[PDB]
Context: bound to proteins that are not shown
RNA sequence: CUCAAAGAUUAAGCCAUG
RNA sequence: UGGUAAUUCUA
RNA sequence: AUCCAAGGAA
RNA sequence: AGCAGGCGCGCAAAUUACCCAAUCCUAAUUCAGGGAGGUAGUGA
RNA sequence: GGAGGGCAAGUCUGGUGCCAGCAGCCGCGGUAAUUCCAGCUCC
RNA sequence: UGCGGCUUAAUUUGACUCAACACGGGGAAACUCACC
RNA sequence: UGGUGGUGCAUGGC
RNA sequence: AGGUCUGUGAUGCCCUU
RNA sequence: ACACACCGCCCGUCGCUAGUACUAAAAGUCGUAACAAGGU
RNA sequence: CCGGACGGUGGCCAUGGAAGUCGGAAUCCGCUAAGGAGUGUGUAACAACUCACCGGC
RNA sequence: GGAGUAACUAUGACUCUC
RNA sequence: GCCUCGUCAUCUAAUUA
RNA sequence: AGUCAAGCGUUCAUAGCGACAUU
RNA sequence: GAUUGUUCACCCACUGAACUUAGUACGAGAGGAACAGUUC
RNA sequence: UCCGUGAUAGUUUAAUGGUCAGAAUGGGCGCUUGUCGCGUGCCAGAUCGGGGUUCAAUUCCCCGUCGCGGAGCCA
Numbered sequence: 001c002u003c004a005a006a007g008a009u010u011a012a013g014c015c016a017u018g
Numbered sequence: 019u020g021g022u023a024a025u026u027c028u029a
Numbered sequence: 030a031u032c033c034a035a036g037g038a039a
Numbered sequence: 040a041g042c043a044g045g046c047g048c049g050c051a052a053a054u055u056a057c058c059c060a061a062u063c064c065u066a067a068u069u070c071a072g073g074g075a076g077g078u079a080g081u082g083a
Numbered sequence: 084g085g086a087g088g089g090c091a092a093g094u095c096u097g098g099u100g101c102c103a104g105c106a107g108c109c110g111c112g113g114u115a116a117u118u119c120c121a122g123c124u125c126c
Numbered sequence: 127u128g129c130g131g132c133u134u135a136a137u138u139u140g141a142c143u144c145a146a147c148a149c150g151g152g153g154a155a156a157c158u159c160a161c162c
Numbered sequence: 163u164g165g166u167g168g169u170g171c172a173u174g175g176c
Numbered sequence: 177a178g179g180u181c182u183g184u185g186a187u188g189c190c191c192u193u
Numbered sequence: 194a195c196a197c198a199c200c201g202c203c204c205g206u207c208g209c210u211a212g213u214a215c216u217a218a219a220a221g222u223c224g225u226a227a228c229a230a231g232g233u
Numbered sequence: 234c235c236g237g238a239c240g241g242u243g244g245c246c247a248u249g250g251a252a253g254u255c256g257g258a259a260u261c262c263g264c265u266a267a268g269g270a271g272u273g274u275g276u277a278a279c280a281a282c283u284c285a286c287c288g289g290c
Numbered sequence: 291g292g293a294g295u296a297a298c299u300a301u302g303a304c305u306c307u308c
Numbered sequence: 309g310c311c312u313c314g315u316c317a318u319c320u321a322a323u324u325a
Numbered sequence: 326a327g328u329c330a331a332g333c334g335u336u337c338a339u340a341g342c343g344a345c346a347u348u
Numbered sequence: 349g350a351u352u353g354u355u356c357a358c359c360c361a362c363u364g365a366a367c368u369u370a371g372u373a374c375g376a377g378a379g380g381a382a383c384a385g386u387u388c
Numbered sequence: 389u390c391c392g393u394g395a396u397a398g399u400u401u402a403a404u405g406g407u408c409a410g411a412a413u414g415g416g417c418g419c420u421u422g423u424c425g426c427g428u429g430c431c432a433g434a435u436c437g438g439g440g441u442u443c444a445a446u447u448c449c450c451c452g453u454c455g456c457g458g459a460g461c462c463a
Base pairs, nucleotide, nucleotide: 006081007048013046014045015044017043018042019029020028021027031038032037054079056078057077058076062075063073064072065071084126085125086124087109095122096121097120098119104111105110140149164192165191167190168189169188172187173186175180176179204224234289235288236287237286239263240262241261245257246256269284273282274281293305294304326348328346332342333341349359351357364388365387366386367385368384374379389459390458391457392456393455394454395453398413399412400411401410415431416430417429419427436452437451438450439449440448
């Protein structure tokens, strides 16, 4: 430098607000 | 013409 | 599982 | 178990951002709507 | 990241003494440590 | 006369089976000597 | 520099 | 690694002013 | 089955302490088994 | 009922600090009417109270 | 039946006695 | 099982059962 | 239950208790 | 109320109590009153 | 608690007639053996505390201290 994976593994556990 | 503490309440 | 003028409403 | 975002959980995974321009989708002879999607931020 | 071998670097100089620590296995370490510690160099 | 022990300020010391203890030494009066 | 101080487990020589 | 730096002006190293 | 060598190699029972009386750790006794035709 | 309750001196050793008042014995001196080297209350430690013993009444 | 035993306190594998 | 209601659990708000 | 009071009770025998001994 | 034939013993619970008085007076705090009135 | 029953070297236990105390083990001593140990030679008691009697007490009385057994009734 250009190419970009991304809260599934743990807990289909719990959720302010927009 | 109106209510209701209050909902995208509803006579 | 929350807001309740205690009634009710989400 | 939609985007973001929090708690918790753990060895272990980012932002409460911008937008309809593209790709198309949905409603009726338009060009409305859409965190589908695309831009950015984060991230040897 | 590593400089005992598997691995490739002879590892050299000061501190440590089976204490502290190294070390995947093999094994290192009981002052003169090629394996710890730290500098120099080097892979 | 040695080797231990022991004792002493000091008993200088090397040598544990053959293969250390008549052995270094050689006696050890100073010296030798290393110990007080 | 010397040493009869130390290490026969650093050894030579013996 | 038997025993001998207590036999050498044989000697590493350590110790000793 | 010895391999720094029979002063070798090495077993369980009990005692101590862990995984928790089977087995181990490091800590201890007892007898001396098997091991060389192990002295049966 | 009340006034006076004094100098050597906070005696001496023990003493951390003990000056009368936890303690070891020793009890003198001057004062002046009578005032203990000190009855009990003692701040650590003096005081500050007190009392004995003179006295006003 | 009674006592000794400890590379730890305790116990007692072991030795001992009628 | 003498001391014994033995000690540890377990069942109880509680247990010389 | 009780007398004596050496003791405890940090200072003080009796607040609260009291060895010895004794009714 | 258990456990025991138990006396006893040993637990488990309750409660003159509660409410104001008042977290007050006293106390550096720690803590802590009552008389009055009220209900059991 | 009474009545019975004992105690001896480091330890367990033999023993006496009033004059005399042992064993076994455990230990300390060497030698074995490479070295320890087994073995083999050598070694060493205030007879529980206590008082008394007697020429002479380990031995015979009396007491305690301890360890043992055996009783334990009708409530």
The RNA (28S ribosomal RNA; 18S ribosomal RNA; P-site tRNA) from Saccharomyces cerevisiae has 463 modelled nucleotides. NCBI's taxonomy places the organism under Eukaryota, Opisthokonta, Ascomycota, Saccharomycetaceae, Saccharomyces. It holds a match to the Rfam family "Eukaryotic small subunit ribosomal RNA". Its Rfam clan is "SSU clan". Rfam 15.1 lists 75,755 matches to the family in 2,556 species. Among the 9 different proteins in the entry, which are not shown, are 40S ribosomal protein S6E, 40S ribosomal protein S24E and 60S ribosomal protein L10. It comes from the structure "Models of ribosome-bound Dom34p and Rli1p and their ribosomal binding partners".